[PDB]
Notes
Entry title: NMR structure of the P4 hairpin of the CPEB3 ribozyme. An RNA: 22 nucleotides with solved positions. The entry is indexed under RNA, CPEB3, UGGU tetraloop, ribozyme, hairpin. It was solved by solution-state NMR. The 2014 paper behind the entry is "Solution structure and metal ion binding sites of the human CPEB3 ribozyme's P4 domain".
RNA sequence: GGCAGAUUCUGGUGAAUCUGCC
Numbered sequence: 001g002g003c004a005g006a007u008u009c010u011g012g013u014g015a016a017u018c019u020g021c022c
Stems, first nucleotide, its partner, number of pairs: 001022009
C1' cells in the first nucleotide's frame, strides 16, 4: 500500500475510525 470485521458521527444519501491480516 491493500484487506475482513467492527464502533460511530452525522445524518438521510453520506461520512468517521481500531484490532487483526498478506